[PDB]
Context: bound to proteins that are not shown
RNA sequence: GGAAACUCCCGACUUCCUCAGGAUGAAGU
RNA sequence: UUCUUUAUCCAUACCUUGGUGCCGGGACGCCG
RNA sequence: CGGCGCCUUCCA
RNA sequence: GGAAGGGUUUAUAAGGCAACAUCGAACAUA
DNA sequence: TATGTTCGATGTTGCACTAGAC
DNA sequence: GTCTAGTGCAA
Numbered sequence: 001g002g003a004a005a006c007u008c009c010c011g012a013c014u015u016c017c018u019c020a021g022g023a024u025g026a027a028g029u
Numbered sequence: 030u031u032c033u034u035u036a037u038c039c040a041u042a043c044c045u046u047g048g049u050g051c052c053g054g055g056a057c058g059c060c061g
Numbered sequence: 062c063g064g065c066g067c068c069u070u071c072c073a
Numbered sequence: 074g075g076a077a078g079g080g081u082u083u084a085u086a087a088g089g090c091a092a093c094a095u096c097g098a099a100c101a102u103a
Numbered sequence: 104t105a106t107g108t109t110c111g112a113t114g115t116t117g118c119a120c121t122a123g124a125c
Numbered sequence: 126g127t128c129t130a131g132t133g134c135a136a
Stems, first nucleotide, its partner, number of pairs: 005081001007056003011052001016047001021038001026033001043089004057066001060063001067079001069077004090117011118133008
Other pairs, nucleotide, nucleotide, family: 001002cHS004082cWW006080cWW010053cWW013050cWW014049cWW015048cWW020039cWW023036cWW024035cWW025034cWW028031cWW047084cWS058065cWW059064cWW068078cWW
């Protein structure tokens, strides 16, 4: 702030977004 | 002299804080 | 001992 | 069971200077 | 003062150049 | 030309 979920603690075994750059383009001082 | 888009391409993903899915054991606020 | 879960409000 | 409103919470994740040896005590909780 | 937790902080390294022998 | 064993250089 776009899209989402819906009460609240303590625990148990799974999936991993984001990430540094190079030659381009289409737009918006 | 910046803002966001999109194509291939190298970079391979460490240490943390996390997020998620799931069951399990419970609790609170109403209620028939 | 059992159903459900954010407060409100207006159609039935 | 359906249409207007309210709140609540968020992930566009966030951070990264290592290592070893020493020394002191430091906060807290009712 | 007593009951259980814990960190807080000092000191040091993270060289580079070249004469002479490999 | 390559290398290392010395130790100077900045402080």
Method: X-ray diffraction, resolution 3.2 angstroms. The entry became public in 2022. The RNA (sgRNA) with a sequence from Escherichia coli, together with DNA, has 136 modelled nucleotides. Protein in the same entry: Selenomethionine (SeMet)-labeled Cas12c1 D969A mutant. The organism belongs to Escherichia, within Bacteria. It comes from the structure "Crystal structure of the selenomethionine(SeMet)-derived Cas12c1 (D969A) ternary complex". The work is reported in "Structural insights into target DNA recognition and cleavage by the CRISPR-Cas12c1 system" (Zhang et al., Nucleic Acids Res., 2022).